[PDB]
RNA sequence: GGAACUAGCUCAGCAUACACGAGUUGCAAGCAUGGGAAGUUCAAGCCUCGU
RNA sequence: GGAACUAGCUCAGCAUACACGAGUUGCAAGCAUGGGAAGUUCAAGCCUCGU
Numbered sequence: 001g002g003a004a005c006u007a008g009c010u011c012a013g014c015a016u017a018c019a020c021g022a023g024u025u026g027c028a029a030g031c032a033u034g035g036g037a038a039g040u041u042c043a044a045g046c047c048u049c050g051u
Numbered sequence: 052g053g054a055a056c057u058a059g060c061u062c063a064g065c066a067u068a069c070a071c072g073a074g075u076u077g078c079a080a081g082c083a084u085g086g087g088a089a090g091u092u093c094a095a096g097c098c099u100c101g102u
Stems, first nucleotide, its partner, number of pairs: 002042005008027001009036004013031002019102005047074005053093005059078001060087004064082002
């Protein structure tokens, strides 16, 4: 300088549906939402030339 | 008798070129070859129904 993962750090998105009721997993769930200068981890090579 | 990753365990493949010479990376390289009942790591959830 770069990458990956992670629900929790943090930001953003949304029909006063960013709601209500029920279920389910989990220690943790409005969405199992998006991003990150957040957490954590990775980070030699992935072959070249000649015959 | 799940998945992923890994060059080493193991199997397989290849013009006796499965060779030779030179370079490069690495502790380790004929190929940075393919597979695996090998090694290593991981394996709750990745939402459901109603309004």
About this RNA: An RNA structure (Potato leafroll virus xrRNA) with a sequence from Potato leafroll virus, in which 102 nucleotides are resolved. An Rfam search finds the family "Exoribonuclease-resistant RNA (xrRNA) plant-infecting virus (class 3)" in it. Rfam classes the family as a cis-regulatory element. Its family is annotated with viral RNA genome replication in the Gene Ontology. A reference for the family is Gezelle et al. (2024), "The pseudoknot structure of a viral RNA reveals a conserved mechanism for programmed exoribonuclease resistance", bioRxiv [Preprint]. Rfam describes the family as follows. Exoribonuclease-resistant RNA (xrRNA) plant-infecting virus (class 3) is a ncRNA that was reported in Plant viruses. Keywords: RNA structure viral RNA exonuclease resistance RNA pseudoknot polerovirus plant virus, RNA. Entry title: Crystal structure of en exoribonuclease-resistant RNA (xrRNA) from Potato leafroll virus (PLRV).